Context: bound to proteins that are not shown
RNA sequence: GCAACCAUUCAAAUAUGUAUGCUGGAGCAGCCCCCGAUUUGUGGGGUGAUUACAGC
RNA sequence: AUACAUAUUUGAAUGGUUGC
Numbered sequence: 001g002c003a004a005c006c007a008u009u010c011a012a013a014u015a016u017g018u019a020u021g022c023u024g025g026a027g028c029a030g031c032c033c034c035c036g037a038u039u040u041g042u043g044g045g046g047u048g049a050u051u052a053c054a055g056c
Numbered sequence: 057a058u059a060c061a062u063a064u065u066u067g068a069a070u071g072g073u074u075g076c
Base pairs, nucleotide, nucleotide: 001076002075003074004073005072006071007070008069009068010067011066012065013064014063015062016061017060018059019058021056022055023054024053025051029050030047031046032045033044034043035041
Other pairs, nucleotide, nucleotide, family: 027029cHS
């Protein structure tokens, strides 16, 4: 300097099962934009909704 | 293809053992 075996951790690939829609309500929450700012603010706006919601 | 679970394979990192 290299290989094999065992243990541990991470990444990648493959197979199998399950979910994925619509309507109404919800934007207090989450998220984003603008405005500030050693940065996430009980400052202003939005967000056809992402849902401890009710049905089909 | 995304999320979740299960299983299998490969590579990398670390240590020990064995041989040259």